[PDB]
Context: one part of a larger RNA, bound to proteins that are not shown
RNA sequence: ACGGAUUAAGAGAGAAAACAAGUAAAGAGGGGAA
RNA sequence: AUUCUCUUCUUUAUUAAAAGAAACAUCAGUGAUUAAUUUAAUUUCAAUAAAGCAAUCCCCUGAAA
RNA sequence: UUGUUUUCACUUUCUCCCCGCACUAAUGUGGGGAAAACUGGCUUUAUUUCUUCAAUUAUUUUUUUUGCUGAGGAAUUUUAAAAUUAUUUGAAUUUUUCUUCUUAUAAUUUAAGUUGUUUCUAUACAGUACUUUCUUAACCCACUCGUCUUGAAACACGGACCAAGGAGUCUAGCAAAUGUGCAAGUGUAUAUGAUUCUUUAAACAUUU
RNA sequence: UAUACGCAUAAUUAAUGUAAUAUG
RNA sequence: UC
RNA sequence: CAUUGUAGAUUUGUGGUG
RNA sequence: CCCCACUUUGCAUACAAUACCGGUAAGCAA
RNA sequence: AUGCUUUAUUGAGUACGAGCAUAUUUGGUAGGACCCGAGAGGCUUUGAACUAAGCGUGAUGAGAUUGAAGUCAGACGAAAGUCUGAUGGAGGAUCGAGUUGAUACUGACGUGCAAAUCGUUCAUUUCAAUCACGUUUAGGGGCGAAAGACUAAUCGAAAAGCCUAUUAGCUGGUUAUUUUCGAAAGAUCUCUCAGGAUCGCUGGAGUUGAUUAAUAUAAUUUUACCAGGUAGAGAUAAUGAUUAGAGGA
RNA sequence: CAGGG
RNA sequence: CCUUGACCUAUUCUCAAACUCCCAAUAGGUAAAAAGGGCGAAAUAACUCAAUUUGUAUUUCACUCAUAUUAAAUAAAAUAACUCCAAGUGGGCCAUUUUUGGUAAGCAGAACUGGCGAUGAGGGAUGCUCCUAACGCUUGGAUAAGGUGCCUAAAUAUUCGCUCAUGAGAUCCCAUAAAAGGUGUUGGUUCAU
RNA sequence: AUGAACUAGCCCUGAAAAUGGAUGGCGCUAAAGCGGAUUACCGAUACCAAGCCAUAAAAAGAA
RNA sequence: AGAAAAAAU
RNA sequence: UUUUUUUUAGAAUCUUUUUAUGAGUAGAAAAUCGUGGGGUUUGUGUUGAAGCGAAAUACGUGAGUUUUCGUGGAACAUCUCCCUAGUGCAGAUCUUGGU
Numbered sequence: 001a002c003g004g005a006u007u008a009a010g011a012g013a014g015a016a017a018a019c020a021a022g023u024a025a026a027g028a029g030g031g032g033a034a
Numbered sequence: 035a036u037u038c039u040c041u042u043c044u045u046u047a048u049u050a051a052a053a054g055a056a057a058c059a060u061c062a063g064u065g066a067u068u069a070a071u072u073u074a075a076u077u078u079c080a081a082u083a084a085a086g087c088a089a090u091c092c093c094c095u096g097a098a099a
Numbered sequence: 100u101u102g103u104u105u106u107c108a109c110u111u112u113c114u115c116c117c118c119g120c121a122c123u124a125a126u127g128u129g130g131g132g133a134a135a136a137c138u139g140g141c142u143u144u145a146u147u148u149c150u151u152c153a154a155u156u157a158u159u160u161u162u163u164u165u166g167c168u169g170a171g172g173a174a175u176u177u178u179a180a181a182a183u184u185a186u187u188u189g190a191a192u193u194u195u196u197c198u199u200c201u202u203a204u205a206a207u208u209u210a211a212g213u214u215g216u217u218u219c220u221a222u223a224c225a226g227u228a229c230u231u232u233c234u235u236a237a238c239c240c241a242c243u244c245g246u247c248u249u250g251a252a253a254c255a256c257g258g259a260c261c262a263a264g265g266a267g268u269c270u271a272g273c274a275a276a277u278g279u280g281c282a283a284g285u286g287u288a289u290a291u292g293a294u295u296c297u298u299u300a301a302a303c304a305u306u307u
Numbered sequence: 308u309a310u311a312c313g314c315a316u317a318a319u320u321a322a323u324g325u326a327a328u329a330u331g
Numbered sequence: 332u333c
Numbered sequence: 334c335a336u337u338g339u340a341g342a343u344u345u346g347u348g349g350u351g
Numbered sequence: 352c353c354c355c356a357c358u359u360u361g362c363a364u365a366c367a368a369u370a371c372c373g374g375u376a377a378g379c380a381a
Numbered sequence: 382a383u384g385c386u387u388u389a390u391u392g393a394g395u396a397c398g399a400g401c402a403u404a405u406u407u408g409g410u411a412g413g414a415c416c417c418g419a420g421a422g423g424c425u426u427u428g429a430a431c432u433a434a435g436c437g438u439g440a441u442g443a444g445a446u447u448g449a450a451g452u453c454a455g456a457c458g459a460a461a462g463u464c465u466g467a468u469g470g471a472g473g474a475u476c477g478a479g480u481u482g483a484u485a486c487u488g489a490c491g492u493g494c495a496a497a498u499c500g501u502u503c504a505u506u507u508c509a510a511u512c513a514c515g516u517u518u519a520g521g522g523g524c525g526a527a528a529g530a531c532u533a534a535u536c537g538a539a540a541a542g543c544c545u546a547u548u549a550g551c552u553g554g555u556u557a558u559u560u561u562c563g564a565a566a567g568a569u570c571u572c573u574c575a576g577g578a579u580c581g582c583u584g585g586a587g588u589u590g591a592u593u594a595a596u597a598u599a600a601u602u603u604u605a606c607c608a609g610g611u612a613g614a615g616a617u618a619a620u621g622a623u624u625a626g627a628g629g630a
Numbered sequence: 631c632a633g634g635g
Numbered sequence: 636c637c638u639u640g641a642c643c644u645a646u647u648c649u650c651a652a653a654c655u656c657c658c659a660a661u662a663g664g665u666a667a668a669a670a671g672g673g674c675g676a677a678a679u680a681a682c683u684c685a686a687u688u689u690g691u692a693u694u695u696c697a698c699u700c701a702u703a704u705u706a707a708a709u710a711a712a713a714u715a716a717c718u719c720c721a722a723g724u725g726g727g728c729c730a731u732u733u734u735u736g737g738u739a740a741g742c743a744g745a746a747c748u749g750g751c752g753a754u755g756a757g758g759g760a761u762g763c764u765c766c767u768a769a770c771g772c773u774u775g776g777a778u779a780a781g782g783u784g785c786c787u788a789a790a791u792a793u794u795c796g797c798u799c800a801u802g803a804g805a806u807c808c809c810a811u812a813a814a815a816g817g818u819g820u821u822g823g824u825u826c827a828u
Numbered sequence: 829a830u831g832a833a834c835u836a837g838c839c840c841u842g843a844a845a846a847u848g849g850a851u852g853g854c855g856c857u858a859a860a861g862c863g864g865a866u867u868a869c870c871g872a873u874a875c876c877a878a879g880c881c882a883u884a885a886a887a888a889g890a891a
Numbered sequence: 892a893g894a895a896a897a898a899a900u
Numbered sequence: 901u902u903u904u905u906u907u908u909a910g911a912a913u914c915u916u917u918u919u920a921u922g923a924g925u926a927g928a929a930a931a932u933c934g935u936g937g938g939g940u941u942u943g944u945g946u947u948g949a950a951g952c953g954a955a956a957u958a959c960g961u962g963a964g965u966u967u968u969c970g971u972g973g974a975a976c977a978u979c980u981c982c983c984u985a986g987u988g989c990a991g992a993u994c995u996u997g998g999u
Stems, first nucleotide, its partner, number of pairs: 003240002008235005022048012053220007061169006069161002073157004084143004095108005110136003114133006122127001181208003186203001189200003243258004259999006269412003273408004278403004284314003290305003318325002336368005346357004351352001369396003372392005377386003415554002418551001422544006433518009442508001444476003447472001451468007481504002485501002488499002520536001522532002557932006569578003581724002583721007598710002601708002603667005613657001614655002620651003625646001627644003631640002634637002671700003675696002680691001682690001727751004732746002735743002756767003771880006781870003784854003790867001792866006804856001815841003819838009881922006889914001894907003898903002933988001935985004942977003951971006959964001
């Protein structure tokens, strides 16, 4: 000089649980039956 | 080739429902904290009205024969 | 050696007297002697919120304010029972708005390990909020590893740093344990055979 | 009615050798 | 007295 | 036929509590 | 079905007894 | 005699067989044997360009000092012999520069100019002198005016390659995780004392049992009984120590 | 038992 | 007719790992019932006896000995018994108590337990062995050993005594102090108007 | 009510070493010193209650 | 070895 | 009295539930993680393999496994179950190379 325990202040990154199925209208597509 | 039916992506405008935290309350488990309480046992005391007892005397305690 | 029985001491007062006449620390005092039962002690009542009814132990019943925790999720033991509440069927006793004894039905929980109501996140799509990884503080703590040794942080030895390499293996022979096949037997040695021949240096067969 | 060899099926003694109830 |  | 005894796994027949 | 009290049978094994085989002593020995 | 008998004793014996083959793991043994490490022993070869000694053929030592025997001349003396001057050039003679060496400063340097140098100061120069080439002697052998010296920076036994990965009871090292159990440093024998085998202490595998508040069992008590000579005590009871009076023949 | 008398 | 030391008899002061008339506390050993015990009949024998019953072993048969509270108490007593195959170890040290050599020693040598080694956590400022107490990851609660003026979490707590130091004192291990003195101060015991 | 002797608590004398130093430090005398007593409090990875991991044992399950 | 809630008219 | 969501389990070293317990050197055992190569099964890749650098709202007590971005330019696995070994480094005045 670096460390263990415990938090705080900064900084970087993040939505796969970290709210909203469905309903109506229109626009582009992809399938299964008769 | 002609009608049903299912789904993905939009763009508008309608609508629930669930989940996580905090506060308060209820219950159960485990603690702290402050006021009490029935019955009994153990030589307990204390006060208010009245009348008395003794005077180195009294509930006590001490020194002697 | 115990239970009686006697004797003399044990009370102080802001009262009185004598002596020292102010002598004391004292709004008093030193020595001597008296009085009283105010004070203290003891009897008989009739009384307990004027006041007291304590302390310790045994045996019982409550009470104010609050910390922490919530495991599980029962297709037939979250049943049975117990407790509670309101109608009842009868008996006690403690004689009662928590008195007992499930001697009849319904419900509830105190039984049978937490449930409810509001608000926020929010009418969001990644924002300074939430999750996460680094960096730097504080408070408490923390001697250099490996090794031999009773004992290492050692004034005991090896180690300037980094990358690659680097040490219980193979064969023979024996035993124990365990798995497999057959069993009074078991193992087809060297060879030979085959309508085996990229593989096959394997596999298959056993003397008619 | 099928004799290569090993281990096992029998022990004991230096050894000549001998060799596990007994025919009711 | 298999 | 497969030597003897004591304890002993399993089997056979009655009664006791579960 | 379990455990007990008798009854029946008696594995493995433990403790002992007895008989027999090889060697050695002892006794007798063609 | 096909020996016999109940006797005692012995066997790694028998009393209706369990073996053979084949995976793997572990242990002890032999091998390079968990990995690296000696001082040594042996076989066969290569060096005398350094250095040691002998030998053949050649070359080299400025300058100065000292003054032996032989010779000439002079003096003395009866002989024998003695004295003085010169000449002459001996000697493992004397100073000293080169050459060959290495006494002191215990100087410098000691990461040097140099794995032996530099400076000053010292020893030696006609002889047992000093150089150069050539040649002889080879490893348990040679060579030595002798120090265990020297034999190519190697000598109290050279160098190169093999036997050879010789042996070591002694130093050093020995590579991923979690979970479960858990020691000894006593004892016997040992050319044994820094080692080993063997018992004890530990792990794993497997049967037989108990699962019936029983029995087996116990580093504990209770009841009954047994064995002991330590703490204490004694000295007048024995043994061994030890102070002082008293009374007696 | 030894010790001058 | 007397030193002395003798000899004898009762006394007297003091002793022993290798002395003993007596003799503890601790420490040891056996026993406390069913594969057994008791009692009565028989059957076998080459043993024993004076004994074809004298006895002694064994073999049968009959009878009978608490158990549910278990032939005294207590027991996370079967976490038992046995066999096999193997590892590491075979330099130890320390403390209270007993104990040998040594003037002694943080010296050398033994005994019974508990530890350190192989072991961390709280305390003793610090420390392999002393005291409390032995260890999966957490949240609460209440303690031990020791502490409560600050360092440092918690009493400048309460209630009694003692002490003044011109080198005070401040607790296991543990980190030094004696003989001899004091007309310093605090209590107590005796003898003397 | 004065003399003497004795006894045992705290204190003092006995009490001298080498770098500057150690009740652990500061400091402390109506103790924060020594001998007692009465209460409250603080303090472990040990004790108690509850969650979870693993090891050992157990109660059960193949209409 | 057989059905349990919740949201929706 | 019409639709919509979630579940509607049955692997034996397995599935539910209950209690007690947890120190460790020398040493012993079980389960688990990873590497080169072989047999079987069934897979990735010029619409970008292995390797390397920096990382992750990721999983696991742990050895590790998995994924994103960048670089790179040609091959790489198998955990379905087995076989096999020259199979796991901080040290040895360790070897070779670089600093």